[PDB]
RNA sequence: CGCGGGGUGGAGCAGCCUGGUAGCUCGUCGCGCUCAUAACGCGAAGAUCGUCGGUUCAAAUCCGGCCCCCGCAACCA
Numbered sequence: 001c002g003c004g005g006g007g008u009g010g011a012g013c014a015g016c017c018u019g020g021u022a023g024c025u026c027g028u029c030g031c032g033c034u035c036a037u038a039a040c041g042c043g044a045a046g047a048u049c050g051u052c053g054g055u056u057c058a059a060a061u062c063c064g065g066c067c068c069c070c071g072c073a074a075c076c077a
Stems, first nucleotide, its partner, number of pairs: 003071005010026004028044005050066005
Other pairs, nucleotide, nucleotide, family: 003072cWW008014tWH008023cWW009024tHH013024cWW019056tWS019058cSS022047tWS027045cWW033039tWW034036tHS058059cHS
C1' cells in the first nucleotide's frame, strides 16, 4: 500500500446459490480413411484447483495468508 476480476496439462478452457471418479478446444505421438496429400474419424500420453494456513469424507464452490497476471488508476524516461 493501487479502484474489480482472475491463476487447471505445452497454450486456451468447463466444475456459478451445485465443496463427490480432472474433461474439452487447439497443440505432441500413434492408427484408420485415399493411388497419394490435405481435410476428416478413432485413439493414447499429458494434473496439489497459481502457492501456503484455518474448515473438512469434500475444495477458487466455506474462509484466511503468500506469489503472478489482467480493467483502469500505471508514473511516464